Solved structure of RNA (VS ribozyme RNA) with a sequence from Neurospora, 372 nucleotides shown. It was solved by X-ray crystallography to 3.07 angstroms. Crystals were grown from: 0.1 M Sodium citrate.2H20, 2M Ammonium sulfate, 10% 1,3 butanediol, pH 5.8, VAPOR DIFFUSION, HANGING DROP, temperature 293K. Keywords: NA, Dimer, RNA. Sample source: generated by in-vitro transcription. The entry also models magnesium ions. The PDB entry is titled "Crystal Structure of the VS ribozyme-A756G mutant".
[PDB]
RNA sequence: GGCGCUGUGUCGCAAUCUGCGAAGGGCGUCGUCGGCCCGAGCGGUAGUAAGCAGGGAACUCACCUCCAAUGAAACACAUUGUCGUAGCAGUUGACUACUGUUAUGUGAUUGGUAGAGGCUAAGUGACGGUAUUGGCGUAAGCCAAUACCGCGGCACAGCACAAGCCCGCUUGCGAGAUUACAGCGC
RNA sequence: GGCGCUGUGUCGCAAUCUGCGAAGGGCGUCGUCGGCCCGAGCGGUAGUAAGCAGGGAACUCACCUCCAAUGAAACACAUUGUCGUAGCAGUUGACUACUGUUAUGUGAUUGGUAGAGGCUAAGUGACGGUAUUGGCGUAAGCCAAUACCGCGGCACAGCACAAGCCCGCUUGCGAGAUUACAGCGC
Numbered sequence: 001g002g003c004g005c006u007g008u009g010u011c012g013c014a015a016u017c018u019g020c021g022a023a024g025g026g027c028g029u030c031g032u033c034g035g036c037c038c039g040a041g042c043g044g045u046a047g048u049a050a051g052c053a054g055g056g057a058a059c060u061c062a063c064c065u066c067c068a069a070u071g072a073a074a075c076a077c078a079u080u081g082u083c084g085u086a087g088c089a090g091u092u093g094a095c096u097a098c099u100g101u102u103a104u105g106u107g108a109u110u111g112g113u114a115g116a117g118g119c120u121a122a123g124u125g126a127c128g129g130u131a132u133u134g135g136c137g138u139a140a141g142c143c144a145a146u147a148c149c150g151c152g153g154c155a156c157a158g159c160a161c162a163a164g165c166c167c168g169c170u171u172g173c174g175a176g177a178u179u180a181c182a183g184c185g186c
Numbered sequence: 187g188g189c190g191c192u193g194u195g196u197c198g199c200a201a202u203c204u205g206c207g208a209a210g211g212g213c214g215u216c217g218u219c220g221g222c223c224c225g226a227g228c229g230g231u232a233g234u235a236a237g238c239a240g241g242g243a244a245c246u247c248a249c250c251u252c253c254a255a256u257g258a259a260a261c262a263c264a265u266u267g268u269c270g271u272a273g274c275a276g277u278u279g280a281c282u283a284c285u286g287u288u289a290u291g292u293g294a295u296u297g298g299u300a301g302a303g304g305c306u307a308a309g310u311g312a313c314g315g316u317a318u319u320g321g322c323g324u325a326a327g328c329c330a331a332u333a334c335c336g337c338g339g340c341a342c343a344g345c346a347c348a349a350g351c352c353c354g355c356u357u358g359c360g361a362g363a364u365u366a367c368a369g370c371g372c
Base pairs, nucleotide, nucleotide: 002186004184005183006182007181009178010177011176017044018043019042020041024038025037026036031281032280033279047173048172049171050170051169052168054167055166056165059117060116061115062113063112064111067081068080069079070078071077084104085103086102087101088100089099090098093219094218095217118159119158120157123156124155125154127150128149129148130147131146132145133144134143135142188372190370191369192368193367195364196363197362203230204229205228206227210224211223212222233359234358235357236356237355238354240353241352242351245303246302247301248299249298250297253267254266255265256264257263270290271289272288273287274286275285276284304345305344306343309342310341311340313336314335315334316333317332318331319330320329321328
Other pairs, nucleotide, nucleotide, family: 003185cWW008180cWS014046cWS015045cWH015174cWW021040tHS022240tSS023242cSS027035cWW029031tHS030283cWS053121tWS054208tSS056209cSS057059tWS057164cWW060162tWS065110cWW066109cWS068107cSS072074cHS081108tWS082108tSS082109cWH092094tHS097216cWS106108tHS117163cWS126153cWW136141cWW137139tHS152168tSS189371cWW194366cWS200232cWS201231cWH201360cWW207226tHS213221cWW215217tHS239307tWS243245tWS243350cWW246348tWS251296cWW252295cWS254293cSS258260cHS267294tWS268294tSS268295cWH278280tHS292294tHS303349cWS312339cWW322327cWW323325tHS338354tSS
């Protein structure tokens, strides 16, 4: 000088964020605690990913009104279509929503719905926990059945459905990288 | 006026302390969020209780030294026994432990141990989780066996043992009470 292991300093990560974790190991102490770094297994919050036969109306769509065009001579019938866009301020804990106001587009203007964005569904089987009862076992525990609990936990799929958004939930994910520095094995 | 239910105001509790818990229900809003009170199931920290075939030396005991008495005429052998108590200050993050110092007790004074307060034990069976493999099922999941994981998780008992203390851990516990006030059922 080369490869590789353990550290270390950086870039980097899913927050390597955080709770338990002996009188556990390392520094420290005469010694002991308090405190700092690390530690089997387990949890919580973010992050990311895959999925819930989980919810929602503030959002979107529709619908009655009403407006425009029409065809009927028309408000009442019917059909197609419009109801927009950008500011500025007051209000508020804050807002895309309430008060004011202005610019401005169209052929086309105003007000309301216990309507919808899922249904079967109080679905179904398993699973986990609770309590009683029954049988095996010395016991620890095991098997079964009945009632409840998991409000909204898993999973099972046809049908329906304009496109979606938000919230809640379940399960899973623990890595590295070296023109660096030191120490050790080959 | 009486009993009883739901609230409520107090006394009281195991901290009725705290995390999740939808766009869950109540107030609030035109409405929506943020926030306040309440909510199935699940967790965390105290508290209390029952138990761990969980650890520990700082505490206690022992033991060598050394001291007192003894019996041997003795440091060496041996036996029994003592080594205490209360202050005050410096030091420290703090201490019952380290430095100084004083009072004071006894017949009796100083210094050290890889000694002990548990062993069998790397115990044993069950249980829970992980991963591979094998069989049943459509699947969801189920049964079995092999390796690991639960460092210190449950439980199973003879022996030993001076008396205990501290830390860690497992499981369990969610209630009320009324000379009060209001509302409701009988």